[PDB]
RNA sequence: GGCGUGGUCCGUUCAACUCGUUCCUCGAAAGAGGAACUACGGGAGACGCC
Numbered sequence: 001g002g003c004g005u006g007g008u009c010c011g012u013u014c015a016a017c018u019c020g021u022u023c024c025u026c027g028a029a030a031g032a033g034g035a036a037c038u039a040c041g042g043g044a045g046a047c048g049c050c
Stems, first nucleotide, its partner, number of pairs: 001050005008043005020037007
């Protein structure tokens, strides 16, 4: 240097992912604001392996 695994913090909006998917609030609609899930992109550290 690489891979696996546990947890930990950062980012997604304007990248991928069918608007990623589902749901909720406001709204006459267009639009606006959220949540969950899943998922990606990283920082630091632990264990195992190469």

Entry title: The THF-II riboswitch bound to NPR. An RNA from Mesorhizobium loti: 50 nucleotides with solved positions. The organism belongs to Mesorhizobium, within Bacteria. Bound small molecules: 2-AMINO-7,8-DIHYDRO-6-(1,2,3-TRIHYDROXYPROPYL)-4(1H)-PTERIDINONE (NPR). Rfam match: THF-II riboswitch (folE RNA). Rfam links the family to the GO term regulation of gene expression. On this family, see Xu et al., Nucleic Acids Res 2023: "Structural insights into translation regulation by the THF-II riboswitch". Crystals were grown from: 100mM sodium citrate pH6.5, 1.5-2.5M Ammonium Sulfate. The structure was determined by X-ray crystallography at 2.75 A resolution and released in 2023.